[PDB]
Context: bound to proteins that are not shown
């Protein structure tokens, strides 16, 4: 960088 | 369910 509390992910 | 982190 991207992705994500309109759910990380264990 | 736990409850902010995953590369």
């Nucleotide at each position: 960088g991207c992705c994500a509390a309109u759910g990380a992910g264990g | 369910c736990c409850g902010a982190g995953g590369c």
An RNA structure with a sequence from Homo sapiens, in which 17 nucleotides are resolved. Released in 2001, the model rests on X-ray diffraction data to a resolution of 2.9 angstrom. The work is reported in "Crystal Structure of the Spliceosomal 15.5Kd Protein Bound to a U4 Snrna Fragment" (Vidovic et al., Mol.Cell, 2000). Crystals were grown from: pH 7.60. The PDB entry is titled "Crystal structure of the spliceosomal 15.5kD protein bound to a U4 snRNA fragment".